[PDB]
RNA sequence: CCUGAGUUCAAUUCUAGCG
RNA sequence: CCUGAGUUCAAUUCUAGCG
Numbered sequence: 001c002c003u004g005a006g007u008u009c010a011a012u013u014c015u016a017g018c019g
Numbered sequence: 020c021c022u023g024a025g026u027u028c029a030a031u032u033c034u035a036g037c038g
Base pairs, nucleotide, nucleotide: 001036004033005032006031007030008029010027011026012025013024014023017020
C1' cells in the first nucleotide's frame, strides 16, 4: 500500500413510542 | 427519555497478501 474484522468516541439526519 | 436505522469523521488493536 492493500483484503477482512474487533473495540471505543464524535458530528448530523430519519423513525415508531413516551414526556 | 426511549426503539430501530441512514450518512460522515476520529483513536486503537488483530488479520492474510504485497513492498